HIV-1 RRE with a sequence from Human immunodeficiency virus 1: 39 nucleotides with solved positions. It holds a match to the Rfam family "HIV Rev response element". From the family's description: The Rev response element (RRE) is encoded within the HIV-env gene. Rev is an essential regulatory protein of HIV that binds an internal loop of the RRE leading, encouraging further Rev-RRE binding. This RNP complex is critical for mRNA export and hence for expression of the HIV structural proteins. Gene Ontology terms of the family: protein binding, nuclear transport and nucleus. The structure was determined by cryo-EM at 4.25 angstrom resolution and released in 2025. The organism belongs to Lentivirus humimdef1, within Viruses. The reconstruction used 260,885 particles. The PDB entry is titled "Cryo-EM structure of the HIV-1 nuclear export complex".

Context: bound to proteins that are not shown
């Protein structure tokens, strides 16, 4: 420089305590590290 | 393996 899907930490949309990320002074005192 |  780069973020990746989930650790969940505020949540915006709709059939709105259900699903997509942004986002959260977060689960993360974690991880990813050129071909 | 890299000595950007």
């Nucleotide at each position: 420089a780069u973020g990746g899907g989930c650790g969940c930490a505020g949540u915006g949309u709709c059939a709105u305590u259900g699903a997509c990320g942004c986002u959260g002074a977060c689960g993360g005192u974690a991880c990813a590290g050129g071909c | 393996g890299u000595a950007u």